[PDB]
């Protein structure tokens, strides 16, 4: 430093990614050990 | 899918 083990529960969901789009944005999936709380 | 953190083991 590197692979992998661990990193408890709830909860929110950047970017990108997918999809719609009247090009304002909308939504979908998936996302903290890490942001809140417990 | 992306970043960075710690504690074991093992390279």
């Nucleotide at each position: 430093g590197g692979g992998c083990g661990a990193g408890g529960c709830c909860g929110u969901g950047c970017c990108g990614g997918c999809u719609c789009u009247u090009c304002g944005g909308a939504g979908c999936a998936a996302u903290a050990c890490u942001c809140g709380g417990c | 899918g992306g970043a960075g953190c710690u504690c074991g083991c093992c390279c």